Solved structure of RNA with a sequence from Shamshuipovirus HK022, together with DNA, 111 nucleotides shown.
Context: bound to proteins that are not shown
RNA sequence: AGACGAACGGCGCGUCUUUAAACCAUGCGUCGGGAGCGCGGCGGGUUCAGGAUGAACGGCAAUGCUGCUCAUUAGCGAGAAG
RNA sequence: UUUUUUGCUUUUAGAAUUG
DNA sequence: CAATTCTAAA
Numbered sequence: 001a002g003a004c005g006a007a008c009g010g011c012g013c014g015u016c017u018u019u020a021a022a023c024c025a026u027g028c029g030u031c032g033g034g035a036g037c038g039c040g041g042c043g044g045g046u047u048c049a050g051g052a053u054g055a056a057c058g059g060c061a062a063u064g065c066u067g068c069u070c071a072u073u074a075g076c077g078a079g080a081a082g
Numbered sequence: 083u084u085u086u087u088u089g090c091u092u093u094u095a096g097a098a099u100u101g
Numbered sequence: 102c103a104a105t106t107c108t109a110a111a
Stems, first nucleotide, its partner, number of pairs: 001017005008032005034070004038065002043060001045057005076089006092111008101102001
Other pairs, nucleotide, nucleotide, family: 002019cWS003020cHS004021cHS007062tSS008033cWW039065cWW040063tHS041062tHS042061tHS044059tHS046057cWW069070cHS071072cWS082083cWW
C1' cells in the first nucleotide's frame, strides 16, 4: 500500500499479503440508496428423485438491463457553533 | 441557510397558609 | 379539596 468479513458502496475495525481466505455465529460495527410499473435474476425456501447428492419450481428476492411517468423530512423545552 | 450538546427520585409522610 | 412553601424516609 492492496485483499476478504450475509448483496453493493462509503467509512469503522479484525485478520491476510497478490491469495481469498481466516475469525465469528439470526455469519462483526455504521450511513446510503428521488420515483412507481417492466426484464431477467444473487440470495433463500418448496416438491421430486437419488442414497449424501442431481433436477424442477416460482411466494419473494440482491448487483444489474430496455423502457412508461407521481414529484421533494422534521417529538418538546433549554444551550452552543456556523 | 447547516450542524451540535442536554433533558430528573419520583413517590411516602409531616408542618404552615389560601379560598 | 385545588394550589403554595418548607422539612423528613425510601
Hwang et al. published it in Nat Commun in 2022: "Structural basis of transcriptional regulation by a nascent RNA element, HK022 putRNA".